[PDB]
Context: one part of a larger RNA, bound to proteins that are not shown
Molecule: 21S ribosomal RNA, nucleotides 1941 to 3293
Organism: Saccharomyces cerevisiae
RNA sequence: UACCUUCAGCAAGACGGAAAGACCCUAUGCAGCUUUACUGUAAUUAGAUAGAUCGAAUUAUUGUUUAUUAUA
RNA sequence: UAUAAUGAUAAUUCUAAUCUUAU
RNA sequence: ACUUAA
RNA sequence: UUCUUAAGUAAUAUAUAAUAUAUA
RNA sequence: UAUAUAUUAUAUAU
RNA sequence: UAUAAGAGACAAUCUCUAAUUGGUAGUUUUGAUG
RNA sequence: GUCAUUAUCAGCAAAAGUAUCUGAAUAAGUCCAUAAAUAAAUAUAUAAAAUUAUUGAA
RNA sequence: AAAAAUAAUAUAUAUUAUAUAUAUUAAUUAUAAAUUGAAAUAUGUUUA
RNA sequence: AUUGAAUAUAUUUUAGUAAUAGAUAAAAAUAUGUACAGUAAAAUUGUAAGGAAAACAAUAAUAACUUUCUC
RNA sequence: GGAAAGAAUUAAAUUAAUAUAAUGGUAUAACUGUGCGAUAAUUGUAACACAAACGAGUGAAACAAGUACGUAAGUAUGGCAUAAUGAACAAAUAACACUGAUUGUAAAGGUUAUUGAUAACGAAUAAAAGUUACGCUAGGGA
RNA sequence: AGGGUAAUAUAGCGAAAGAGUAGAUAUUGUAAGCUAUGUUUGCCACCU
RNA sequence: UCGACUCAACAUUUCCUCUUGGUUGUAAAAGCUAAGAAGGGUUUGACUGUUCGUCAAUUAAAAUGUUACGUGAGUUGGGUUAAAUACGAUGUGAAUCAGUAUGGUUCCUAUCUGCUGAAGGAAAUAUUAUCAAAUUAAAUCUCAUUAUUAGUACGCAAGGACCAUAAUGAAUCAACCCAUGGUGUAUCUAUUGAUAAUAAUAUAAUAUAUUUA
RNA sequence: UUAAUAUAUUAUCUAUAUUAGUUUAUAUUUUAAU
RNA sequence: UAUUAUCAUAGUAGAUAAGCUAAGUUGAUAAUAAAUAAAUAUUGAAUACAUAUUAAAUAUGAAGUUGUUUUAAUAAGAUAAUUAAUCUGAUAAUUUUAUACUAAAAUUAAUAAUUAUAGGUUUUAUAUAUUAUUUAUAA
RNA sequence: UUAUAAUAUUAAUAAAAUACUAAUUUAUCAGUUAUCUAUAUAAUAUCUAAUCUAUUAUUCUAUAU
Numbered sequence: 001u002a003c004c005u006u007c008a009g010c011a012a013g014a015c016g017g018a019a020a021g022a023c024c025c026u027a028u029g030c031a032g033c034u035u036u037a038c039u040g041u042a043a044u045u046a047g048a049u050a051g052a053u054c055g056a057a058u059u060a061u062u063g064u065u066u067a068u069u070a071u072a
Numbered sequence: 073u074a075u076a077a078u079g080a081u082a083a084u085u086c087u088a089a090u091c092u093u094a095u
Numbered sequence: 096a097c098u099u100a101a
Numbered sequence: 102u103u104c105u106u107a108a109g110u111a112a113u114a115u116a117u118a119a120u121a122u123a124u125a
Numbered sequence: 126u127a128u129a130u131a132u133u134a135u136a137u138a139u
Numbered sequence: 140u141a142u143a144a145g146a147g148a149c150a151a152u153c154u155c156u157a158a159u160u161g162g163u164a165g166u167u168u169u170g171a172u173g
Numbered sequence: 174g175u176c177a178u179u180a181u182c183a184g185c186a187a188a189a190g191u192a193u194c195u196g197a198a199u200a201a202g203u204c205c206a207u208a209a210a211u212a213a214a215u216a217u218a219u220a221a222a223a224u225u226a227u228u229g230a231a
Numbered sequence: 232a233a234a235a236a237u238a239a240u241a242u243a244u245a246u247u248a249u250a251u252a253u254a255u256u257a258a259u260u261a262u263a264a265a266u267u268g269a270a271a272u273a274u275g276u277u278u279a
Numbered sequence: 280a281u282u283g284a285a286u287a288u289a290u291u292u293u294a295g296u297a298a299u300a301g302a303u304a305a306a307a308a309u310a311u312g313u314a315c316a317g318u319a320a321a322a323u324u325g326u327a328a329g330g331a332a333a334a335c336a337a338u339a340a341u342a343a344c345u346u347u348c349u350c
Numbered sequence: 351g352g353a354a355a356g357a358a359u360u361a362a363a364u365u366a367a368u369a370u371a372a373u374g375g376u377a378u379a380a381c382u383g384u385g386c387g388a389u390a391a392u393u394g395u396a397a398c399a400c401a402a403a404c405g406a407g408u409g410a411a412a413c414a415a416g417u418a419c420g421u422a423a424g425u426a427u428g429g430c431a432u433a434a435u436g437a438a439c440a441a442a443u444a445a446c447a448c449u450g451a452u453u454g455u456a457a458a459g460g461u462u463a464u465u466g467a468u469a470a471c472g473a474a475u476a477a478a479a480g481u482u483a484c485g486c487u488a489g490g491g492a
Numbered sequence: 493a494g495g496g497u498a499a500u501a502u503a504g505c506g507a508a509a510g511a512g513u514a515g516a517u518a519u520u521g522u523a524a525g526c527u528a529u530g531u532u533u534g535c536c537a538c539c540u
Numbered sequence: 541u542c543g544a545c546u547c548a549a550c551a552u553u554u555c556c557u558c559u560u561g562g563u564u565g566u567a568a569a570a571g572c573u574a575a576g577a578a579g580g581g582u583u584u585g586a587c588u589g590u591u592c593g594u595c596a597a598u599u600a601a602a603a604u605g606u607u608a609c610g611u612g613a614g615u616u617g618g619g620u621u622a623a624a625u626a627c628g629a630u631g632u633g634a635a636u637c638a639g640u641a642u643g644g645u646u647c648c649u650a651u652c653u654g655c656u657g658a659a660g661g662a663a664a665u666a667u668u669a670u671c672a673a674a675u676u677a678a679a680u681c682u683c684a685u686u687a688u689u690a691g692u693a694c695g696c697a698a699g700g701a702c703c704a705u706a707a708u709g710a711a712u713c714a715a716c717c718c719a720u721g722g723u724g725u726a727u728c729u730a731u732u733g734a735u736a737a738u739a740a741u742a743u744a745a746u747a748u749a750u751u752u753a
Numbered sequence: 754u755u756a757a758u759a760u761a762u763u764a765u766c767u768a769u770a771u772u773a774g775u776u777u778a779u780a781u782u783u784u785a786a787u
Numbered sequence: 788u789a790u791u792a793u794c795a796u797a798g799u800a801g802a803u804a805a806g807c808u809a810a811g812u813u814g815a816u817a818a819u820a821a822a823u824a825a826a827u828a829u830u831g832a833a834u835a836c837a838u839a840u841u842a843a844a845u846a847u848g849a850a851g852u853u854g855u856u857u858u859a860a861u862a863a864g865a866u867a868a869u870u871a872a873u874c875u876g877a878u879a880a881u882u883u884u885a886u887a888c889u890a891a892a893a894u895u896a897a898u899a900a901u902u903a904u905a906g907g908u909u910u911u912a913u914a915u916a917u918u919a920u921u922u923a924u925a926a
Numbered sequence: 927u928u929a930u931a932a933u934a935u936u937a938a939u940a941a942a943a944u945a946c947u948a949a950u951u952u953a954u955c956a957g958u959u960a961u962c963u964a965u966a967u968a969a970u971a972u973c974u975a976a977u978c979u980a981u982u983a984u985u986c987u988a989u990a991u
Stems, first nucleotide, its partner, number of pairs: 003661008012653003016648003022540001023491005029486002031482004037166005043159006051153003055086011067075002090146006098107001100105001112139014169177004178201003181197003202471001203369001204429002210262002218227003238256007268293011309388001312386006319365001322338005339360003344356006367376002370434001372432003392415004398409003404472001417426003441465006448459002494538001495536003499533001501529005510520002542618001543616003547610001548607005555581003558576006583597005624642004628637003667868005675860005682710007694699001711816006720809004727802005732795009742765010768781004820853002826847004871958001874957005879895005904948003907944005913938001916935002921932005
C1' cells in the first nucleotide's frame, strides 16, 4: 500500500525453463596429432668356410712369413 | 729384388647345392 | 607291348 | 574289368669295351 | 696319336 | 617325376649379431612464475 | 630465463618461536697438514784407564 | 796434601722414590764439493 | 852456532764469503696442539726525493709500593 | 726531603685483528709474537641435556687405550662461534673370522672402515618433450 | 558484470604564485593542501 | 557480450527555454562567469560492426549521467565468438597469434510477481433507478520565427535592444471522416484461354391427351 | 393401330474407311442443332 | 443462336458504396489566482554608526510549487419509487451505437393509443456504363 | 410512322420509411434500506396473592390378573 475470484493481453523480476555451454584451474585423469622427448619395434641395410640347407676351379691384384743371395 | 708356403680382395667359369618360369 | 603271381 | 609285383623279350636313350671304314 | 659313322657284347632307366 | 629355358654358390630361407627408424607403438611432460 | 638445500641480520612486538613472489652492498656447496733439516760431551801428540797425566805460569 | 753450590756430562750404586756418591766444567751458530785467493807448520837454500 | 828476513817444495788450515742475534710482537710467510709473552687502529705534529696517497719518529696519568744512590 | 731503576696500577681501547658473509663474542684476549711440536685433524663405551614429528642435528660430564706440549696445575677427541651439504637400494675396495645350503674348500652373504649423487637438494625410473579452435570425463569455480 | 577499494579518473573547496594594456580574486588559477563521486583505467577475489 | 532497433523510467553536476548577481574587462548587440530552476524540449544524413570520432546540412539546444555500462523468455546478429579455408608472422613440427580476411546454430504455448485492458463476486454508515461533489490516481504544462513598440533607448560610427503584445509556424497530444487521398475477396464493366450449364429453335424417341382413318 | 396437333421427359451420341498404334481431319453411318 | 456459371493470384485490367484510415480535417500547449526560490527592497534596533530581519514590523520576485484544465476511479450528497394486473434486475430472442469472451447500449410493437432491433420489401440516393438513333402512354 | 410526358435499365450499397419474416407460447431465478443508543410524535395492553373444586401427570397405600 492492498476487498475476494478470474479472463484476454504484455514480458521488467521470480539471479524464469530446457538442452547446452562459454573461460579458466585441478586430476601425479583420458584421447588424437607432432617431433632432433624417453624406450621398444615392423620395414630396410649389413656381417657370421670365425653358423646351417650349401661345393669347387681358374686368373689378376695383394698382405704376412721360412730358406737363399744382394748391398747398407 | 726373386722362389715357396699361406690367407684375403676382385673378376670369370663349372655344377645331380639351391631357386624361378613354361609345357 | 606281352607272360606270370597277389 | 581295373590295380600292383616279378621274369624275360621287343622299342628308345646313356655309359663302357671290341671290330670295320673315312679324315687330320 | 685324335674325330665321325656302322655292327656286336655288358650295365642302367622308361 | 620328365624335357626346355633362366639365375647360380650369388641369392634365398632359418638362427645370432649390428646400423637405422614418428614408418609404428607404449609412456612422460615437477611444484612456484615471465 | 628466474625460485626450490644451508648460514647471518631485520620483519620478530626486551625468553624461545614467528610468515608472505618481504628488505638484504646478503653469504655458503669451502679453505688450511705432514714442515728449516743434520750436528752440537770425552774430544789434539804420547802414555793410561781410580774419572786422568806429560806441557805453561810461580 | 785437597775439597765444601746449581746445572750439565762421565762412571758407579741406592729404593716397588727419575735419587745419591765421586770426577770434570766441554761445546754454544757449525755441516760435503773449490787447476785461481789468504794463512800456518815441517823440510831445504841464501842473507845479518 | 844464532834469530830475523827472503824464497822453493810438502803437509795441512782457511775463503763456498747470504741476511733472523730477539722468546722477535700488527711488513709478508705453517690457518690444527701446547707452553710463554705482548697490544692494536685511527687521527694529529714533523722529516731527503715524498705530493691527498709510499717509510720512520713522536702524541693520557704516577698517588702509593719494592730496591738502589744521596741531602 | 731529592734522584734512578723496577714492579706496576689507573684511564682508554675490541673502531684494528679474527681463513671467509653477517651477527654475537674476544685485550682475563678468542687478536698478535715466540719455543717445542706436528700431537688430540687419535681409538672402544658415551650418560645427561639442548633442539626435536620421524630421519637427522647440537653441547657434553665420565670410564677405559695411547699420544703431544707444560717445572707444575693441567690443556688438546681440529679451527672464537653460528654455513661449507645428501637417505636407502645397487656396485666397488680393504680389513674382520661371523656364516659356509651333503662334508671339506670355495663362492656368496654379514660385521667394521672407505668410495662416487640423487641442486625439483626426504632423493618416484637406469631411461621421457610438445600440441588440440576435433577434443573427451571427473570435479572446482578451493 | 555484481560486491569492496578509490591509486587513477571526474567534480568541488581552501590558500593564491602568475597571466589579465594598469589591479592576484571581470575572466583566468602552476607545483603543493583539504574533500566528494563511484561516471573511466586499475587493485582485491566474497561472488563463476 | 559490444553495437543497432523498440520502448523508455530516473537523476541534475542545466545544453536550450524562465528568473537573477558580477562583468576598469556589463554603452548597445553578441558574450564570459556565477545563483535559483528538472515544467517542456534536447537531429537528420555520408563513412565505419562500432559506442566514439571525422565531416555535411540543420536546430532554441543539438547537456551529462544512472537504470545488470536499462532493455536478446521484446527484435536484430554487423563486431566479438568453435568447427572449413587462406594470408603475414612464430615454431623442427603438430599447430599457434592483445594479427587480417571469406563463411558460418540455440529455442521457450507464461505458474507466480508486475504491468495493460475487461468481467464476475462483495458489506451498502445497508434497497433500487438515475444525477452526482470533495477526493485519489494519472495526463497536460511548450518552443521558434516574423511583425509592432523602434531604426526608438544606447552608440562617434558600425551596429542595435530590454519591458510587452500579436500573428504565423513547431513538436507533441486528442478527436473526427463532410470533403480529399488510400484501400475496398460489396459491386459493375472490359477482357484471354478451357470447360460446363439453362432457355429457344431443329431433329429423334418415349409417355400422356386431342383430332383422323 | 395409323398419321396430324398439343403437353411432358430424355437424347445431339455412335459405328467403318484413309498400310502397326494414338490423336485429329474429312467421307460414309445416324435424329445426332446452332 | 440468347443468357449464365466454374477455373486460371479476386485469372488480368478500369472504376468503385459503406466502413477503416492519414497524405486529410478540427481542436488543445489548461488561464486568472495564492505562497515561494535565487535575487531585489522599506522602516529598524540589538551594536550612538551600519544592517532588507540567522530581530519585531512592511514589500517585490521564476517555463518551478500550489492550483487551474483534461481523463479514469470512487460515490458523500441529491430526486424519486417502495411486495409490485406493466416494482428493479437477470436468463431468452433481434442486434450495434459496443465488443476476444464478457460488459455497454438499442429493440423484443401487434391494443383503447403511441415505440422499427435485424433481415426482407419499398424509396430516393451512390457506384458501374451504355443510353433521346431512347422509354412509356397511344392513334 | 404522329401527339403527348421526359430519359431508360440490371446486380450491390446506403438512409429513411415499412411489421412482410424473426423478435413467440408468455416462463424460471435473484433483489427490495439490518441492528443499537438518545431525542420527538404517534398506536396498543393491568397484574399479583389466597383458598376450594375439576382435569392431567407422578409417587404412596389397599386388593386381583